[PDB]
Context: one part of a larger RNA, bound to proteins that are not shown
RNA sequence: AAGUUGCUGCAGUUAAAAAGCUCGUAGUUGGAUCUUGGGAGCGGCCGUCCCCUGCUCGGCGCCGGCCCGAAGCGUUUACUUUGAAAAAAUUAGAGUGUUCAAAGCAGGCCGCCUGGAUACCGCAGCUAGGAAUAAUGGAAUAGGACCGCGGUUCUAUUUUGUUGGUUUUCGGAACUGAGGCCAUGAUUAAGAGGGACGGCCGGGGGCAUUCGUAUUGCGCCGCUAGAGGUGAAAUUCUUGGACCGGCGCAAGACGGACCAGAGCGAAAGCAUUUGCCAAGAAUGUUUUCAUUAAUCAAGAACGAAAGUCGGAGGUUCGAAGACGAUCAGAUACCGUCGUAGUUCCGACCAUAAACGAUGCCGACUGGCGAUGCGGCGGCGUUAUUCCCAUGACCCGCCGGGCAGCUUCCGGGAAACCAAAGUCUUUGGGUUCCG
Repeated sequence: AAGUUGCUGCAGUUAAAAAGCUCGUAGUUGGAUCUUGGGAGCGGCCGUCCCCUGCUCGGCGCCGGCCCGAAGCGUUUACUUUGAAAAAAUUAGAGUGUUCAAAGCAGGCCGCCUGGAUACCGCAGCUAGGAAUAAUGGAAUAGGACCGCGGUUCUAUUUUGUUGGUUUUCGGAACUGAGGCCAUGAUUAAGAGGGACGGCCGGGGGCAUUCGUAUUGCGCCGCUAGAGGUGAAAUUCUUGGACCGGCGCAAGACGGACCAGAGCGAAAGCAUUUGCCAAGAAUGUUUUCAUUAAUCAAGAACGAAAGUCGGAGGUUCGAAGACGAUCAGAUACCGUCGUAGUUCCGACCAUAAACGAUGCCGACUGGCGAUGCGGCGGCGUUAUUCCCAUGACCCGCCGGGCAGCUUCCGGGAAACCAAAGUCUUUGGGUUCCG
C1' cells in the first nucleotide's frame, strides 16, 4: 500500500457495533457584549508611511518655558513575529572534473588566488514588537480612583562658625480625621438555563375506598340418560342423579366492548368508581437570578418476565409429574388432572428481540393533511335560558407532543432515511463501543 487503528482520516438500523434507562464529582467543551475613526504625504475613488501614548541625566540650543538624545517604571499569559544561546557526525544544500560516480574537501594559474558556506535544532527555557482570538481580574457592606491636606510617631538632615544637649523648617516611612472631585463605580436579559406565578392537562406514582361480570366450589329445587373432549377416540363425571335451568352463598383472580399508528412516564411500564398525598411536561407571562450551561469515567437510583428467602392466600391458568391418544418411537405437538409458580406484603436478583436493532445537547435544510395539550382570533349552529361568559361543533394561527403522506433536497451497497442529509467540497460539542 492500510482511509483494515483513521489528529490529518474509519465505522456503529440490517455486514463488527449505542451500555435497559436516568442522575451524577472529576475530565472535555462552553451565548452576545468593553475603540473605531480622522488627519499630513505620494502614485493612477483605491494602494502605502507617521500620530492619537504618560512621568532622572545632558546640547543644534534658544527666549521659569520649549526642542532633542540617553536610563527607569508603566495587568498577566497562551498565541504570532524577531534576536541570542543554541557539540560535531548525520540531514537538505553552495563550490569543487575522485577521468564519472559512490566518495573526499580540495584545488587552479603563470609565489599568487582562494575555499573548507549556508539551513533547522523543534518540544522545553530567555529576551524584544503585536493586541485579533482563547483565558483571569478590577469599585456596588466601596479598605474605590485622583487633588490639596490637618494632627501623631520615628527618621536621611542640608543648617545652629567649631566645640555640646534640645526643637523644628527639612528629605523618607507609617498611622489617624475633616474634606473637594468623579458623568461618583451596576452592558445584555440568549428562540441558553434555573426559579416564581395563572388556568389547565394527563391508563404518570403511592395510599385507602368502591363496582362489574365471568370462573371455581357449596346449599336447595326441577327434570333427566348420558355429560366432557377431539381430526377421531379415550383418560374423566354419572340412577350414590352426571350435564343443564333457576334462587342464593363463599373464595380468589382480572379489569372486555369504550380502546385509537391516542395520552402519561427516564426506561421498565401505566385502563372499574371515588377520596387523600406528593410530583410532572407543555402552554401563557413587559415575573425573578444572571451563565448558574452540554456530555460524562469513579459512583448512585429505578429496572419486564422468570428465579430465591420469610409470611398471607391459592379462583383460573399452568413448568415438573401422572394418565389417555398419534407415530416406527413422543420421553413433543392433542386431550384430563396437576406441584412449583401465576395473586398480596417485606427483602434479594439486575438479566430481555430491555428495538426506533438508530447514544445525549445545539443550528440549518421542501411541502401536505391529520391528531393530543395549552393559548390567540373569527362568521356562524347548538345548551344554562335570560345572553354576555363558559361548554359541544366550524374556520384559521402559534409552541412541541406522537405520528402519517409525498418528491431526484441530500445520502446510502441497497433495503430505505426530514434523518440514516448538511462528508475526499472530509473539523459544532461530549461519552460508549467494533
Released in 2022, the model rests on electron microscopy data to a resolution of 2.9 angstrom. Solved structure of RNA (18S rRNA, nucleotides 654 to 1164) from Oryctolagus cuniculus, 434 nucleotides shown. Lineage of the source: Eukaryota > Chordata > Teleostomi > Theria > Oryctolagus. The entry has 78 different proteins, among them 60S ribosomal protein L27a, 60S ribosomal protein L30 and 40S ribosomal protein S3a. The depositors describe the entry as "Mammalian 80S ribosome bound with the ALS/FTD-associated dipeptide repeat protein GR20". The 2022 paper behind the entry is "Ribosome inhibition by C9ORF72-ALS/FTD-associated poly-PR and poly-GR proteins revealed by cryo-EM". Rfam match: Eukaryotic small subunit ribosomal RNA. The family has 90 seed sequences and 75,755 matches in Rfam 15.1. The family is grouped with related families in Rfam's "SSU clan".